[PDB]
Context: bound to proteins that are not shown
RNA sequence: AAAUUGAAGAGUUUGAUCAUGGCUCAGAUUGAACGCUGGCGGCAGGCCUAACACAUGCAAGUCGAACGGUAACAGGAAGAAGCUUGCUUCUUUGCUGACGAGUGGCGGACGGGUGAGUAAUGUCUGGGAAACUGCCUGAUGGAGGGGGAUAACUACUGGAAACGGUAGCUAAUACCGCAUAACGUCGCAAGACCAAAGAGGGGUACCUUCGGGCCUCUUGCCAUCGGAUGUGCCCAGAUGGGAUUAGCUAGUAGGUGGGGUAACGGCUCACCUAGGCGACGAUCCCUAGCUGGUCUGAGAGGAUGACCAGCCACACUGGAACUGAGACACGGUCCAGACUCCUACGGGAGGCAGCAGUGGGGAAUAUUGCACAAUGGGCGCAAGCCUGAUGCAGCCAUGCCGCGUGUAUGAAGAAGGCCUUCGGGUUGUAAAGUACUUUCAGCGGGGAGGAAGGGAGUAAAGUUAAUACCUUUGCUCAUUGACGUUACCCGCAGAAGAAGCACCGGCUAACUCCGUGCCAGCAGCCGCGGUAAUACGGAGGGUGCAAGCGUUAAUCGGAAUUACUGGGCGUAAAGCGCACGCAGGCGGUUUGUUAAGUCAGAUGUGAAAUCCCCGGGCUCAACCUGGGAACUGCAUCUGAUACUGGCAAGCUUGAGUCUCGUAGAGGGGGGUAGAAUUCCAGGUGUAGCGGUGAAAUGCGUAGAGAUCUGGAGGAAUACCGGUGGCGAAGGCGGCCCCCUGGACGAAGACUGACGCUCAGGUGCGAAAGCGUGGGGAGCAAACAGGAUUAGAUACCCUGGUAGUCCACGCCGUAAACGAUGUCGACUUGGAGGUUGUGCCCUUGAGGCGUGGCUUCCGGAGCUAACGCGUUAAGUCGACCGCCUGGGGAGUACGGCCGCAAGGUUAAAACUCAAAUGAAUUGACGGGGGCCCGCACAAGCGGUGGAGCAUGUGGUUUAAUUCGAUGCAACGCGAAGAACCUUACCUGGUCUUGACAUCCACGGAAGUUUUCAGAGAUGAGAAUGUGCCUUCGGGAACCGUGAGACAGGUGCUGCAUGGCUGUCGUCAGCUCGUGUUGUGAAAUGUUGGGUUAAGUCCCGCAACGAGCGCAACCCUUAUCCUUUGUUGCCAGCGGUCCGGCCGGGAACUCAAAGGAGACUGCCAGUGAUAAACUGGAGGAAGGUGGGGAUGACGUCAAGUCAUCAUGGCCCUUACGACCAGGGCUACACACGUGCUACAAUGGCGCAUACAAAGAGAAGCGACCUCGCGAGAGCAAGCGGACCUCAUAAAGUGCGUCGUAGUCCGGAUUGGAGUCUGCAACUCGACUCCAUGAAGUCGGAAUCGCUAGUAAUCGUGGAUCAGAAUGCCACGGUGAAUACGUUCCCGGGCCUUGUACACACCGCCCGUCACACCAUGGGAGUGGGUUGCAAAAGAAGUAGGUAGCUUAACCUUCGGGAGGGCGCUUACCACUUUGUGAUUCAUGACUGGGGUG
RNA sequence: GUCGUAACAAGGUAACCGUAGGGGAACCUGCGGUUGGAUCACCUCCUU
RNA sequence: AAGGAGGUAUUCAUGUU
Repeated sequence: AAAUUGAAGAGUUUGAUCAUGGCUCAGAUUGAACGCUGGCGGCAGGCCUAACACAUGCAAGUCGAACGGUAACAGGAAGAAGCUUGCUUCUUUGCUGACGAGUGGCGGACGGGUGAGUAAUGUCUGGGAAACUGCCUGAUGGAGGGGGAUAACUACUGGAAACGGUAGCUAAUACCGCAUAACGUCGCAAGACCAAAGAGGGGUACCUUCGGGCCUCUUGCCAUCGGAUGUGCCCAGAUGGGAUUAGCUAGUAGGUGGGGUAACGGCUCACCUAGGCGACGAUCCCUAGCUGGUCUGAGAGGAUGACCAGCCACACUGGAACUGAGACACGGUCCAGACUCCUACGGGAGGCAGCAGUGGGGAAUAUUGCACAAUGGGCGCAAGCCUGAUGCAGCCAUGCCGCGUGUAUGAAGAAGGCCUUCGGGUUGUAAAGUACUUUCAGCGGGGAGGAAGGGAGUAAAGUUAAUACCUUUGCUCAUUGACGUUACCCGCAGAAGAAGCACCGGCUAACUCCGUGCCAGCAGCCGCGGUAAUACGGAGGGUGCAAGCGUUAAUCGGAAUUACUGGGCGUAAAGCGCACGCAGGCGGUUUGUUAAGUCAGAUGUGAAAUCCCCGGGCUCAACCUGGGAACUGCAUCUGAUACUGGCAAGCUUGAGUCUCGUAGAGGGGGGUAGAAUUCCAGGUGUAGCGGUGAAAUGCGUAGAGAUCUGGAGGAAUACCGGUGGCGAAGGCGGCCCCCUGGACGAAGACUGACGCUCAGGUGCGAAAGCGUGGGGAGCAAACAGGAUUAGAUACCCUGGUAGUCCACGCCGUAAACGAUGUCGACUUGGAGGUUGUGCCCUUGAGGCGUGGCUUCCGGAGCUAACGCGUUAAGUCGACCGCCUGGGGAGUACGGCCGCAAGGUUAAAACUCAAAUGAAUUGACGGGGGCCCGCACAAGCGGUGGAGCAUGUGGUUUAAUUCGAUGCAACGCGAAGAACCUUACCUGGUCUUGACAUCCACGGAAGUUUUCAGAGAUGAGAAUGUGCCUUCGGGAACCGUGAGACAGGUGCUGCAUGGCUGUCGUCAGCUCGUGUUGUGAAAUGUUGGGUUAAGUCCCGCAACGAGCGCAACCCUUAUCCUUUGUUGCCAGCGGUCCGGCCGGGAACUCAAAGGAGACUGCCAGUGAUAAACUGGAGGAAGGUGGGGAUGACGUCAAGUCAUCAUGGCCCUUACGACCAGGGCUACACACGUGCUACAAUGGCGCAUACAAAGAGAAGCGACCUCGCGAGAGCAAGCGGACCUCAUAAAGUGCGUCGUAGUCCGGAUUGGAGUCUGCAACUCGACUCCAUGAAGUCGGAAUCGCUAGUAAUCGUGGAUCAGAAUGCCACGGUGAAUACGUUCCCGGGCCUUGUACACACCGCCCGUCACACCAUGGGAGUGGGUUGCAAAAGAAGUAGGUAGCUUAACCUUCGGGAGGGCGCUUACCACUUUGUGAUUCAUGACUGGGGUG
Repeated sequence: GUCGUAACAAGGUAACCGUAGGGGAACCUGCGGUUGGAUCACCUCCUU
Repeated sequence: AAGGAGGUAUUCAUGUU
C1' cells in the first nucleotide's frame, strides 16, 4: 500500500382508475422448542422457567527449616527368649526418617456461582485530593536483656448427643514488660514518646558444663522513606417508562465547635442560620444488573446484554459485629425467623445461586466421569501436598464448517408405474449389464506434538577462615501425558454400511390424473370446496434445500408505517374558536474586542477479545493467531476569527411616537321616531270568521270578523342594502347625544432593533342551558286538542308554558368554516368594488399616477385529482399546535373546572381487512331542458253484459299426452285429435327386436284361401320357381339362430348448434390513426340549424372508415316499343243478333323490355347554407302508396317434442305391437272471436257490378230425380279454353209498423244426406218442429290517420270428411287531429347518487337469540408500606458502689488496669391501632362489540 | 328473527353541527350556525 | 301564468303628466 463495494419489491378496498391508508408475504438471526428423518468428523454451545426444596459425594488447605511433642509407620541402637550364629521374638530409647492430634504462621476477602435487589449510596467516559495497601521490590539503619501464662498431656467430672466443666504439667517466630530511638509521631519550638525472633546448612583452629559457644552463608524479624499493585473517597457528563405522579425535604440546606474515620464530609452530636431540590421533570409508581459487545440495518438507527472479558450486587430470610493488610465474610461467628433432620423431650444440627446429581416447575437444556501431564492459584527452602480453577473425556444435529453415501460406460430407449388424442409419451442412462476407485465407517500394523521442568551426579565459578555448605552457569545419567486403541501414516476386503424433508392457484421456482361434492377438509394474505378441484385427500411427474428439512415463538428489515438522515395537516387522520402574553426558540445593518460555540494541529486516554485490512498455522473450511486500521468519544495545550454567541459603540430600512385629515351596522350608556302585531274602551254594522290538498278543533248573536276613534304594552328597525362596510374571532343594521377602541392616507420630524413566535397562564367567546329578580306584544320546545295514516308518540291545523327581552352572575360548547395557525420576503397578468391621495387644460360628467382593504377569471409553478394561483394550496425563512388504519371512542377510569347540565385531559381489552379522498363509464331519480311514436288529446268502431265457437287456468278422471304461461303465453306448437295422428290410460302381446349393418343357415320373391282371436297373432292348407347363371355360383327378397348392436316424443334450452320472439325498422353501435388525461377514459359521435333517419349542411383536435339510415329488389299508379291465342272487337261484311264467324291488330288485357320524379324549374323564408313553405307543369311531388330488408346487443327469453348434439338414465323395458277409451270431462275463472239485441232493418219478388285463386286416387258441367243436403248419367280440362262459380252489400217494387216482434237464433225432438273399415263417446250438412238469453252492456280497457277504420261477400293451405281460426282477394266507403299540460315507451344533452348484481339498489336503529371482552362493585382474602404507641434478641458504645483478676507498680498490706455481672443509648424480629397501597376472588351491576 | 324506513336522488319534511325538551326504535321539534344541498339568469319594457 | 324586445342599463331637455 489496504482497513466502506451502498439501498429491489409484491398481494389486498373499486365495475374499472389514481391517491391516501392499514394488514400480509418474500431476507437475516436464536442459549431456541416441536414434527418427520438421520452416516462421519472438526470447532463451539447446552435450566432463558422455581434467588423452588435438596439425599449423596466431592469445590481449602499447607508448613517438623516456628514449637512442645510421638497417636502412627519405618529404620536403627541397648536388653534379653530359641540363639537359624545371627534371624526370628518381647521390651528400653523421638535416637533417626517421618507424622495423627495440638499451639503458631500464612492462606481461607482469591479462584467458582447467580442476577434477587439496585434507575443510581451502581455502570461508562473524563477529571481530581484528603487516603490506606499482606505477599513482591529499592535505600538506610537495627536486631540487647528479661518475665508470666496457656493448650497439647494427666487426673476427675456434666451431658443422650452436640458440646463442655474443675484441678495440675510444658514449649515456641504465641503473649507482656525493660533497654534502645531515628530523616518516625505530637509540638511553633524546646522537649516528650514509640519496635523486634529466631530458624536452618556446614565448618579449620580456640573454648566447653562436650550440649554448645565461636566462624561463615542462607532465610526469616523490627523501624523509616520510596516504587509497583490493589482498594477507599470526590466532581462533571452520559446511563428506562409514566405528568391520568407537581410539589418534595427538619440532619433536611449551610455555618461554628467537639467526637468519629486510614482518609474529606451531617459521618455523628450540641448550638446558630432558613435554607436545599424541582418544568433542563424534583417526589412518587412500574420495570431493569451495567459495559466492551451481539443481531439487524446501505447508513442513521432499532432490538438486545446467552457464551468470552471488565465492573457492581447477593449467598436460606432479616440484623450485627469480631478476626484480619484486606470481609461487615458462598463452603467463618452471634441473634431472630421459617423450613428440614437427630433426641433420652432436657435440647441440639443444617443451608448446592461451587462440580456432578435428585425431586418439582416447564415446550425445553447434559455425566453422581478421568487427571493434576500442561497453564495458573494456596502453603513450603525445596521435594512436594491441595486445587469440581483448569486441562480432557461422556451425552445432545443445538449451531457453524468440511466430507461421504460411489466413477465411467450403457437404447433392447427393457420390464413395471403414470398419462394418452391409443399413435405414443414420460419415469429415462435412470436401472440392470459392463469396466473401474476405496474417501469415510469396519479390521490389522506403525506413530508425532502438547515436556518446559524437577531429581541424581558433576565441573567450573562465586562465598567463606574452607577446595565445607550454599548460589549461578555448563556437561552426563536416568526419568515425568489424564487425554490415549490420540492426530497422522501404511496395509486388507468389497459398491460394498450410509437420503431425507418441504413445496408445485397468484405472491413464488415447480402439473397432470383419480377419489370427494360448501362435505371431508386447506389456508401467511387474497381466497378454495355446491360433480370435469393445476388450491381438499392419493398417485405419477416436477421444483427447492439437503444430514438435514419443515412448523411455532422472538428481534430487526422491508415499514419513508414515529420521517434526524427521511412524512404530513383546504376536501383522504391532522391548524387550538379567537386574541394578549411570561418562560423558551429565533434575530436588520457597521466597526471594534473576546474566543464561548465552530475549525485546525499536538498530547493523554478511549483494556484485551470482537468487527474490518494484509499475512501465518491447523490437508481445506469453520477455528486459532501476528501486525495494522478502527474505537465516530472525552480531556488538556497551542493556534485561526468567516459565521453564531458575549461585551462596547454606532446606523435606519424592521418596530414605534408625534402633526393634519378620511371612511366604517367597531364597542358601552342614555334618549327618541314611525310602521306593524296584540290587548283594552267606545261608535258603526251583522252572521259568519279562521284554517287546509280537503276538513275539524277554535272564535262569534253576551254581537265576532270587518271599519273608525282613543289608550296601554312589548319586541324589532321596511325602503337605503350592495359577493358593500367595520371588528382578533363570536359578531355588528332606524335617528340623535355622551364615553371609547382600532385601521388607513399625506407630508415631514423623532427614538434607534425597542422585533417575530409562544408551552403553561390570562381574557374574550353564536345559540341553547342554569341561578336570582323583573318583564312578557309577537313567536314558540314541552303539553292539550283536531286531522293525516295500516300505525303517526311527526310532517299539517287551532291553542299554548318554559324560553326568546332586561339586570347581575355561571356555563364555555358550534359545519366557532376560507373545513386553509401567526410573521416576513420574492414570483407573469386581466376585469371589478370600496376608501384615501398626487399630478395633467377639471377643455363638463374627464386623463395619467400612487397607496390600504376587498370579489371574480386566469399563467408559470404546485396538487392524488378536484383546484389554488401576488389575499397561494407557488419559491423560502422563524415559532407554535396537531396526525399515525376503521370501529370500540372523544367512550371508560383518574384529575381539574362547573349550582347543575356537563366541559376539558384522555386509554385499554376486543373486533375487521378494509374504512376513506378525488375522478371515470353506466343505470336510476316523486332532478332540469329538448324531441318522437294511434302515447295522449280530437274522432269512429269495438271488448267488458247475452248466446255460441275456441284457447288457458282450475277441478275431475284410469287417462284427461307434452310444451308455451308479464308486455313479448292463452283461435299459441296444432296449415285442421271418430280409427290414425297419440306421444296418455285400460287390458292383450314381443324380446337382436317394428327400424339399420355384419355372419351362419334354409328358402325366389310372390300370389289363393281356411279356422281360432277384439285385433295383434296363431295354425295351416293351394298356386310359387323368377333373374343372374364365371352354370363355380351369385344378386334381389323371406325365414330362423348367435351376438356386436339397435331403440327412448326418457332428463338437462341453466352444457349446446340451428332457428325464433323482444326492445324495434328505434337510430343508433363502433373502430383505425391522431390528440387530451398519471389512469379508468374522453374526443370522432358534442355545439348552430334541418331531417322519417348519426339525413344533410355549417362550426369545432380531430381526420377518416365500417355495421346500421337511404338507395339497389318486388308490387301499384301514367306512357312507349315488341307479340296476338285460349284473350280483345273500333271500323268493315254475315248473321240464329252469342265475338258467334269471316275478318281486324285499333282498344281492354296478357307479359317482356324501356321512359318518367331528381326539390329538376319559379317565387318567398334562411347563415349568402342545408333545408322549409307555397306553384308551375306533370298520371304521379317532395321517401308518390305498400312490402321485403331487423345494426351492436338485452332478456342464462323460447324451443333437447322438428332436427342435430355433450353428459346422464332404461335395455324381456323408459323400448315393440294390438283392441277400447282419452286428448271433446264441467261447480267455476280468464283471454281471443262469431252471431245478435233490429226499421240506416227482417222477409218476398225482379235485377246489376269484382278481384285473386285451385283442380288428375282431382275440379266436375249439361240433362234426369229429390222440398233440400244430395243421387244417377255424364261432356270437358294438367286448363287466359273446361269446372269450381250464382259474388254479397247495392238498385227497384211489395210487406211487416216498434212488439221480445215476420227481431234473435241458442237449445231440444223427429226425419235424413255425404265422407269414411267405422260418425255411441265424438263429424259436417239438409228438412220439419221448437224458439233461451238478449232491447246497445259498470269500473276498466283495445284498434285505427285513407282507399285506412267500418261493413259486404269470394278464394286458398291444412284436409277422405271436418273453420266463427289462419293466410289472401276484391265491392261500398267515412269521422277527426286545436295541441303536447297529463299517461306509456323511446331518443339526445345536462345534473345528483353512500347504487355497480346497478332503486326489485344500498342502508340504519330498538327488540329476540348466541358468543366475547370490559367498566362499576358490598365485600372476602393476601403482598405492601406510612403513622401512632408498646417491645428490645444479639452486637457495639457509655456508666458502675457488686463479684472476680497472672504479666505492670508496691512500703507486701495493696494500687493501677482488666474480666464477669448489672445498667443506659442505638436497633432487627414482634404486638396493637390507624391510614395509604396493590394483587386475587367477588354478590350484584353498566354499557359495548361480533354473529 | 321482529318492528319500522331514518340516510343515500330535492330520498319523497334538504342534509349536517352545537344545545334543550319529548318519544318502543331508527328519531321528532324548538333556537342558532354551515353548504359537505337539488332546482334555480336577472332586470327593464311591451303583448294575452 | 304565457309570448316578444333591450341590456347588465341606463344618458335619453325640463315641462307636461

Primary citation: Webster et al., Science (2024), "Molecular basis of mRNA delivery to the bacterial ribosome". This is an experimental structure of RNA (16S ribosomal RNA; mRNA), with 1556 nucleotides shown. It comes from the structure "30S mRNA delivery complex (consensus)". The entry has 21 different proteins, among them 30S ribosomal protein S17, 30S ribosomal protein S8 and 30S ribosomal protein S14. It was solved by electron microscopy to 2.5 angstrom. It holds a match to the Rfam family "Bacterial small subunit ribosomal RNA". Its family is annotated with structural constituent of ribosome and ribosome in the Gene Ontology. For this family Rfam cites "Crystal structure of the ribosome at 5.5 A resolution" (Yusupov et al., Science, 2001). The entry also models magnesium ions.